[PDB]
Molecule: The excited state of HIV-1 transactivation response element (31-MER)
Organism: Human immunodeficiency virus 1
RNA sequence: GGCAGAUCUGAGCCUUCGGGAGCUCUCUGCC
Numbered sequence: 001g002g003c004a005g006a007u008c009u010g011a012g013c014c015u016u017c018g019g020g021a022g023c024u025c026u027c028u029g030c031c
Stems, first nucleotide, its partner, number of pairs: 001031006010023001013020002
């Protein structure tokens, strides 16, 4: 530097309201 992925701090997106992905505070994996 980026991808993955997150209790939790803060903000928005979509959604058939059953549910999902990205970002951020700051943390783990891995090159």